[PDB]
About this RNA: Shown are 39 nucleotides from a PDB entry: RNA with a sequence from Pyrococcus furiosus DSM 3638, together with DNA.
Context: bound to proteins that are not shown
RNA sequence: GACCAGGCG
DNA sequence: GGAAGTAGTTACGCCTGGTC
DNA sequence: AACTACTTCC
Numbered sequence: 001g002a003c004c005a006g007g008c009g
Numbered sequence: 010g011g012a013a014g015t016a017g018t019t020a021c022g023c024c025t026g027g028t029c
Numbered sequence: 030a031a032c033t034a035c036t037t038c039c
Stems, first nucleotide, its partner, number of pairs: 001029009010039010
Other pairs, nucleotide, nucleotide, family: none
């Protein structure tokens, strides 16, 4: 660098 | 006029970690 | 998915 997951208002 | 297809979108940040 | 809108076969 982009993918996922979890959160925050 | 159907009746299907096809395409085009679907809030804004921020943080953490983990794997490629 | 679930909406719209075209498009496009009928």
NCBI's taxonomy places the organism under Archaea, Methanobacteriati, Thermococcales, Pyrococcus, Pyrococcus furiosus. It comes from the structure "Cryo-EM structure of Pyrococcus furiosus transcription elongation complex". The sample was in a buffer at pH 8. The entry also models zinc and magnesium ions. The structure was determined by cryo-electron microscopy at 3.1 A resolution and released in 2024. Among the 11 different proteins in the entry, which are not shown, are DNA-directed RNA polymerase subunit Rpo3, DNA-directed RNA polymerase subunit Rpo6 and DNA-directed RNA polymerase subunit Rpo4. The entry is indexed under RNA, Polymerase, Elongation, Complex, Pyrococcus furiosus, Archaea, Transcription, DNA.